[PDB]
Context: bound to proteins that are not shown
RNA sequence: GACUUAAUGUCACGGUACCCAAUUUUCUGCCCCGGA
RNA sequence: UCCGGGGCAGAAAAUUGGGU
Numbered sequence: 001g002a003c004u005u006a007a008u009g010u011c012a013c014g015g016u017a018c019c020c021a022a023u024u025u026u027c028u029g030c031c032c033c034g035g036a
Numbered sequence: 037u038c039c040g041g042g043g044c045a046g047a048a049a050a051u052u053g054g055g056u
Base pairs, nucleotide, nucleotide: 018055021052030043031042035038036037
C1' cells in the first nucleotide's frame, strides 16, 4: 500500500422490547395386638 | 421355646400459551 470511501448535499440522539396472566387447590399431630 | 416392639417425615397436577 490492497481487502475498504467517493467529494459543491447523510434529520437515524427519527423509533422505551411492549402489552395481557394471585405460586395456588386437597390433607385432623396420630395411635393395640401380636414376633421369632 | 423365648422374650417385646414405633411408624410416617411429603404424595399427585400445572414448567408456557398468546397479539403486535

An RNA from Candidatus Scalindua brodae: 56 nucleotides with solved positions.
It was solved together with RAMP superfamily protein and CHAT domain protein.
The sample was in a buffer at pH 7.5.
NCBI's taxonomy places the organism under Bacteria, Pseudomonadati, Candidatus Brocadiia, Candidatus Brocadiales, Candidatus Scalindua.
The PDB entry is titled "gRAMP-TPR-CHAT match PFS target RNA(Craspase)".
Hu et al. published it in Science in 2022: "Craspase is a CRISPR RNA-guided, RNA-activated protease".